The RNA, together with DNA, has 37 modelled nucleotides. Released in 2009, the model rests on X-ray diffraction data to a resolution of 3.6 angstroms. The entry has 12 different proteins, among them DNA-directed RNA polymerase II subunit RPB3, DNA-directed RNA polymerase II subunit RPB9 and DNA-directed RNA polymerase II subunit RPB2. It comes from the structure "Complete RNA polymerase II elongation complex III with a T-U mismatch and a frayed RNA 3'-uridine". The work is reported in "Structural basis of transcription: mismatch-specific fidelity mechanisms and paused RNA polymerase II with frayed RNA" (Sydow et al., Mol.Cell, 2009). Crystals were grown from: 200mM ammonium acetate, 300mM SODIUM ACETATE, 50mM Hepes pH 7.0, 4-6% PEG 6000, 5mM TCEP, VAPOR DIFFUSION, HANGING DROP, temperature 295K.
[PDB]
Context: bound to proteins that are not shown
RNA sequence: CAACCAGGCUU
DNA sequence: AAGTAGTTATGCCTGGTCA
DNA sequence: ACTACTT
Numbered sequence: 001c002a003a004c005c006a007g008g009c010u011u
Numbered sequence: 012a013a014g015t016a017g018t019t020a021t022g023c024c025t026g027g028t029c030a
Numbered sequence: 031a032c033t034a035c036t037t
Stems, first nucleotide, its partner, number of pairs: 003028007012037007
Other pairs, nucleotide, nucleotide, family: 002029cWW010021cWW
C1' cells in the first nucleotide's frame, strides 16, 4: 500500500 | 423525425468480494 | 433531465 460494487451520513 | 452517448455537488466513513 | 451527433 489497490480495484470494483453496495450502502450510509453532510439543521 | 427516433436512438445513443456525455454529464449529473463536496467530503467522510463503512461492508463484501478478488488476484 | 437536457443537448448534440448519429440513424